[PDB]
Context: bound to proteins that are not shown
DNA sequence: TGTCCCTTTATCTCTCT
C1' cells in the first nucleotide's frame, strides 16, 4: 500500500 | 401484542506485498 474475511449495530418489511 | 425475515453501515482481524 491493497485484497480477502469476520463480528456487532442500526434500519426496515411481513404476519397475526 | 409478538415473532420471524430482509437489507444497509461501521469496526475489528487476517493476510500479501
Nucleotide at each position: 500500500g491493497a485484497g480477502a474475511g469476520a463480528u456487532a449495530a442500526a434500519g426496515g418489511g411481513a404476519c397475526a